[PDB]
RNA sequence: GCGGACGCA
RNA sequence: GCGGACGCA
Repeated sequence: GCGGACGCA
Repeated sequence: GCGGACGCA
C1' cells in the first nucleotide's frame, strides 16, 4: 500500500 | 462510531 480477526461506546 | 490483533503485496 490494500484488506482485516476483533475490542470498547 | 473510534481504535485495531494480524494477513497479503